An RNA structure, in which 32 nucleotides are resolved.
Crystals were grown from: 10% MPD(v/v) (Drop), 20% MPD(v/v) (reservoir), 40mM Na-cacodylate trihydrate (pH 7), 12mM spermine tetrahydrochloride, 80mM KCl, 10mM MgCl2 hexahydrate, VAPOR DIFFUSION, SITTING DROP, temperature 294.15K.
Phelps et al. published it in Acs Chem.Biol. in 2014: "Click Modification of RNA at Adenosine: Structure and Reactivity of 7-Ethynyl- and 7-Triazolyl-8-aza-7-deazaadenosine in RNA".
[PDB]
RNA sequence: GCAGACUUAAGUCUGC
RNA sequence: GCAGACUUAAGUCUGC
Repeated sequence: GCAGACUUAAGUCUGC
Repeated sequence: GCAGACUUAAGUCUGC
């Protein structure tokens, strides 16, 4: 670097 | 705010 798993943050859209 | 769809960035872990 690519891929996957878990977590977080942001942009756009929709519903609540 | 919660939920979902699409996109991006970061943390931890694994494989390549």
It was solved by X-ray crystallography to 1.7 angstroms.